[PDB]
Context: one part of a larger RNA, bound to proteins that are not shown
């Protein structure tokens, strides 16, 4: 590090393929191996079968104690099994079979809906109780001295077995069932044959009565009412829910008279004028003349009807503390706890703007059985052929429809100048599933399988009369495959859940997870001598070539120094051990010489780094990815030596990239 190389001829130039070369958490197989950090690991074949064991429960000062339970007092005090009640187990783990306007990522929507725990924030409805007579209904009072059942526990017990059951007697609540007046406000309806300001007030109406009355109407009589407002009296009235009505601002011409009000002015005057003038019958002389949004049949308001169990207590709850002297108050103060109602964010459900592999030897594809779109409806928590009746004739498609093949998507990974190619079961996000189908109960949420119900397939226990099982949770088996670890130790971290801080005698659960074991998938960082003497070649300079300086290299088992493999603590690590790190006295504690404490796994004809060596074989055995070797001089086979090339690692085979 924008790169090539051997093979078609008797030699040459091409075109073109077959080999060689380099990576790969990319899996398998051989051989090889000393230290120390990191790490994946039954996903490919078979979502196939499983023995055992374990894998979700939780109690504080604060929700129910007559264990016939322990302690310590001797009538009370603290502890307090398993039961009843509250919450939770729809989350976490494990696996990819189906699965292409299917999922799924970007980027939007719900004014088409729900929503347990959590945050914050409201809440004037109710004829209760008690005491006294009694005629059912009164009178007098005011802190509601509520009711009825159930397990646990004893008594028969019943069964071969069973997370299988039965009479009967006891007794609790924050279980489950009642039910609270005056205190206590504000707002508006609808109305009396109530009475009393009055009608100042008639023309008409409502009538009320005789005469004719057929009660058609005509007449005579008679009373109230034809603008109003004050007081007493009766019936409704909250939250949230259904239906019908209103409401839920406006923002495109200018001065006068009519009469029916009615204000103000103004007068003795209910005379005849318009200068002030938010709004309006006191008692309130501003006690909404005024929501949000890009849009509302929305939020809220008024009014009229209605709510019958399918809503709505101050728990008729709990515990503390200061008092108060009488332990021992309606005395004062404080944490809890819950019913109902309102809107936020943990969450759910629906809905579709763009966008992904291969196949035309897949061109038509959709309506009897809804295909597309109208209308009234019914179902859901709501929108919608989601679905009934009705009525239409459309939808899509060569810019690949329909149908088939291969496949869980996506963050991402490998390889790479660049442009690409090709993986993506697997840690995190979604999504689906729990032997194969269906259905279904509870719950704020599940079509939940360590829930039920039923069938198929499989299977287990039995005293045959029954009664049962679901590892694609973690170990661990058995089949299958080319082919995957311990039937370990812990709740100390880091996390759910809960009555729940830790403590106090006074130790919640967790196979979620973490620590160890197996572990040359993978990836770091690192040893298997090191400094001299003399002997002994090679070199070099000054050389008279005699030699001397001088360098290197290699040898004789010849010297020196220093350190790890390991062994071993005053110890340290750790939930408790190891592993690593320290250290071989601080008075006081080991230990290399062939350093036997001894590297290998594949090559030497050429690709392609390295023998024109000895020896066995003789187209035999055998090598050889490709050209090609072997018939007695084999540079290639079977061996020796010697050298190469990477090294604690090295070779094969499949796939894929370059």
């Nucleotide at each position: 590090g924008a790169u090539c190389u051997g093979g078609u001829u008797g030699a040459u130039u091409c075109u073109g393929c077959c080999a060689g070369u380099a990576g790969u958490c990319a899996u398998a197989u051989g051989c090889u191996u000393g230290u120390u950090u990191c790490a994946a690991g039954g996903a490919c074949u078979u979502a196939g079968c499983c023995a055992u064991g374990c894998a979700u429960g939780c109690c504080u000062c604060a929700g129910a104690a007559u264990c016939a339970c322990u302690g310590c007092a001797u009538u009370g005090c603290a502890g307090g099994a398993a039961u009843c009640u509250g919450c939770g187990c729809a989350u976490g783990g494990c696996u990819c079979a189906u699965u292409a306007c299917a999922u799924c990522a970007g980027a939007c929507g719900u004014a088409a809906u729900c929503u347990g725990c959590c945050g914050c924030a409201a809440a004037a409805a109710u004829c209760u109780u008690g005491c006294g007579g009694u005629c059912u209904c009164c009178g007098c009072a005011a802190c509601a001295u509520u009711g009825g059942a159930u397990a646990a526990c004893u008594u028969g017990g019943c069964g071969a077995a069973a997370c299988g059951c039965c009479a009967a007697g006891c007794u609790a609540a924050u279980a489950c069932a009642u039910g609270a007046a005056c205190c206590a406000a504000c707002c508006g309806g609808a109305u009396g044959u109530u009475c009393u300001c009055u009608g100042u007030u008639c023309c008409g109406g409502c009538g009320g009565c005789a005469g004719g009355g057929c009660a058609a109407c005509c007449u005579g009589c008679u009373g109230c009412c034809a603008u109003g407002g004050g007081a007493c009296g009766u019936c409704c009235a909250g939250c949230g829910a259904a239906u019908g009505a209103a409401u839920g601002a406006a923002a495109g011409u200018a001065a006068a008279a009519c009469c029916a009000a009615u204000g103000c002015c103004u007068u003795c005057a209910c005379c005849g004028g318009c200068a002030g003038u938010a709004a309006c019958a006191c008692u309130c002389a501003g006690a909404a003349g005024u929501g949000u949004u890009g849009a509302u049949u929305c939020a809220a308001u008024u009014c009229a009807u209605u709510c019958c169990g399918u809503g709505c207590g101050a728990a008729a709850g709990c515990c503390g503390g200061g008092u108060u002297u009488u332990u021992u108050u309606a005395u004062c103060c404080g944490g809890c706890g819950u019913c109902u109602u309102u809107u936020g964010a943990c969450g759910a459900a629906c809905a579709a703007c763009u966008g992904c592999c291969c196949u035309a030897u897949c061109a038509g594809c959709c309506a009897g059985c809804g295909a597309u779109g109208g209308c009234c409806g019914u179902g859901u928590a709501g929108u919608g052929g989601a679905c009934u009746g009705c009525c239409a004739u459309g939808g899509c498609g060569u810019u690949g429809a329909c149908g088939g093949g291969a496949g869980c998507g996506g963050g991402g990974g490998a390889u790479u100048a660049g442009g690409g190619u090709u993986c993506g079961a697997u840690u995190c996000c979604g999504g689906a599933g729990a032997g194969g189908g269906a259905g279904c109960c509870u719950g704020a949420g599940a079509a939940a399988u360590a829930g039920c119900u039923a069938c198929c397939a499989c299977u287990u226990c039995u005293a045959c009369g029954g009664a049962g099982g679901g590892c694609a949770g973690c170990a661990g088996g058995c089949g299958c495959g080319c082919a995957a670890a311990u039937u370990g130790c812990c709740c100390a971290a880091u996390g759910u859940c809960a009555a729940a801080a830790a403590a106090a005698a006074a130790a919640g659960a967790u196979g979620a997870g973490g620590c160890a074991g197996c572990g040359a998938a993978a990836a770091g960082a690192a040893a298997u001598a090191g400094a001299g003497c003399c002997g002994a070649c090679a070199g070099u300079g000054c050389u008279u070539u005699u030699g001397c300086a001088u360098u290197g290299u290699c040898g004789u088992u010849u010297u020196c120094a220093a350190u790890g493999g390991g062994g071993g603590a005053u110890a340290u690590u750790u939930a408790a051990a190891c592993c690593c790190a320290u250290c071989c006295a601080a008075a006081a504690u080991c230990g290399a010489g062939u350093a036997a404490c001894a590297a290998u796994u594949g090559g030497a004809g050429g690709a392609c780094a390295a023998g024109u060596c000895u020896g066995g074989u003789g187209c035999c055995a055998g090598c050889a990815c490709c050209c090609g070797c072997g018939g007695u001089a084999a540079u290639u086979c079977c061996a020796g030596c010697u050298c190469c090339a990477a090294a604690a690692g090295c070779g094969u085979a499949u796939a894929u990239u370059a």
Shown are 658 nucleotides from a PDB entry: RNA (18S, nucleotides 1 to 658) from Trypanosoma cruzi. An Rfam search finds the family "Eukaryotic small subunit ribosomal RNA" in it. The 2020 paper behind the entry is "Structural Differences in Translation Initiation between Pathogenic Trypanosomatids and Their Mammalian Hosts". Among the 50 different proteins in the entry, which are not shown, are JAB_MPN domain-containing protein, Putative eukaryotic translation initiation factor 1A and 40S ribosomal protein S30. The reconstruction used 33,775 particles. It was solved by electron microscopy to 3.33 A.